RNA sequence: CCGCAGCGG
RNA sequence: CCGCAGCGG
Numbered sequence: 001c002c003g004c005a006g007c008g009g
Numbered sequence: 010c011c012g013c014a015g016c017g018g
Base pairs, nucleotide, nucleotide: 001018002017003016004015006013007012008011009010
């Protein structure tokens, strides 16, 4: 940096 | 859409 699922707004 | 933490490359 990218992807994935989790939480919050 | 944004933030955060986790994993992988």
An RNA: 18 nucleotides with solved positions. NMR data were recorded at pH 7.2 and 308 K. It comes from the structure "Structural dynamics of double-helical RNA having CAG motif".